[PDB]
RNA sequence: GGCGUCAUGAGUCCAUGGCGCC
Numbered sequence: 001g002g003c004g005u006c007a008u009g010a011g012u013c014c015a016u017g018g019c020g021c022c
Base pairs, nucleotide, nucleotide: 001022002021003020004019005018006017007016008015009014
């Protein structure tokens, strides 16, 4: 940084935090 999950403000989306995986 991403992806898959789990929390948080929102449950719409969207953004932060946590874990797993790459």
Solved structure of RNA, 22 nucleotides shown. Lebars et al. published it in EMBO J. in 2001: "Solution structure of conserved AGNN tetraloops: insights into Rnt1p RNA processing". The entry is an ensemble of 20 models. The PDB entry is titled "Solution Structure of Conserved AGNN Tetraloops: Insights into Rnt1p RNA Processing".